Source information: An RNA structure (RNA PSEUDOKNOT APK), in which 32 nucleotides are resolved. It comes from the structure "CONFORMATION OF AN RNA PSEUDOKNOT FROM MOUSE MAMMARY TUMOR VIRUS, NMR, 1 STRUCTURE". Released in 1996, the model rests on solution NMR data.

[PDB]
RNA sequence: GGCGCAGUGGGCUAGCGCCACUCAAAAGCCCG
Numbered sequence: 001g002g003c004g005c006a007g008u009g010g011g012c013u014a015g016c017g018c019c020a021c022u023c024a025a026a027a028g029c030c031c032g
Stems, first nucleotide, its partner, number of pairs: 001019005009031004
Other pairs, nucleotide, nucleotide, family: none
């Protein structure tokens, strides 16, 4: 990159595994 999947009160973001590619970081909002 690609393929599919998960959890959750619910939506929206995110999450997980493998072969190539590099690259440093982990911790959400509304109803109530």